[PDB]
Molecule: Vibrio vulnificus strain 93U204 chromosome II, adenine riboswitch aptamer domain
Organism: Vibrio vulnificus
RNA sequence: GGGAAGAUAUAAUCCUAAUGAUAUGGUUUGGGAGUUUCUACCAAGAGCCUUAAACUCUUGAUUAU
Numbered sequence: 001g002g003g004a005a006g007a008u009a010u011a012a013u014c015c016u017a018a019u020g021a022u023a024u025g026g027u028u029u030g031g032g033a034g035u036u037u038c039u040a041c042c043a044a045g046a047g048c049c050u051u052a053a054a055c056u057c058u059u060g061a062u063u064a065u
Base pairs, nucleotide, nucleotide: 007065008064009063013033014032015031016030017029018028025049026048034041035040037061042060043059044058045057046056047055
C1' cells in the first nucleotide's frame, strides 16, 4: 500500500413554515442548523393513525482513521 468483518466521524441527521392526502393515504416545496457527503442529506420495509392531523422505528451507500 490492496482486501474483508467491526467501530467512529451527533445518527445518509435536526428544526421550522407553507402545501397535500387519509388505512388503496401518509404528498409537494421553501427556509434555517449541522458536516465524511456542502448542486448533498436518499431509498426500502415495518409499524402506527378508526377518518383526525400528525407520524414512529428499522435496514441499506460514499469517504477518512